Primary citation: Shi et al., Nucleic Acids Res. (2020), "A nucleobase-binding pocket in a viral RNA-dependent RNA polymerase contributes to elongation complex stability". Solved structure of RNA, 42 nucleotides shown. It was solved together with RNA-dependent RNA polymerase. It comes from the structure "Crystal structure of enterovirus 71 polymerase elongation complex (native form)".
Context: bound to proteins that are not shown
RNA sequence: GGGAGAUGAAAGUCUCCAGGUCUCUCGGAAA
RNA sequence: GUUCCGAGAGA
Numbered sequence: 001g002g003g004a005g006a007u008g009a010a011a012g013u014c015u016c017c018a019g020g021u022c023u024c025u026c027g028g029a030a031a
Numbered sequence: 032g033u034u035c036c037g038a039g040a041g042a
Base pairs, nucleotide, nucleotide: 002017003016004015005014006013007012021042022041023040024039025038026037027036028035029034030033
């Protein structure tokens, strides 16, 4: 302590966006 | 072994 929304009188609460480099491995689907 | 999708672990 961001953006947008929902709800709410608010404090809050809730949803989505936003989150590296690489390796190994498993799974689903496919040619 | 390949491709896309999903996941787990590690550094």